[PDB]
Shown are 55 nucleotides from a PDB entry: RNA (fragment of 23S rRNA). The entry also contains 50s ribosomal protein L1P, not shown here. Ions in the entry include magnesium. It was solved by X-ray crystallography to 2.65 A. It comes from the structure "Structure of the L1 protuberance in the ribosome". The work is reported in "Structure of the L1 protuberance in the ribosome" (Nikulin et al., Nat.Struct.Biol., 2003). On the sample the depositors note: Synthesis of the RNA fragment from the plasmid pDD55; sequence from cell-free(in vitro) system without living organism.
Context: bound to proteins that are not shown
């Protein structure tokens, strides 16, 4: 470097983090996110920094 991986409680759930973010995929239907909410922290999407494993 490429593919995996990360389980206190609350949170429809296995939340390693952080920045960007109000949108993203789709002809559409629809899904996902924002919103609402829980929480110490929020999650789509784009990235970067990690743990452990594989090559």
């Nucleotide at each position: 470097g490429g593919g995996a991986u990360g389980c206190g409680u609350a949170g429809g759930a296995u939340a390693g983090g952080u920045g960007g973010g109000a949108g993203c995929c789709g002809c559409a239907a629809g899904g996902c996110g924002c919103c609402g909410g829980u929480g110490a922290a929020a999650u789509a999407c784009c990235a970067c920094c990690c743990u452990u494993c594989c090559c």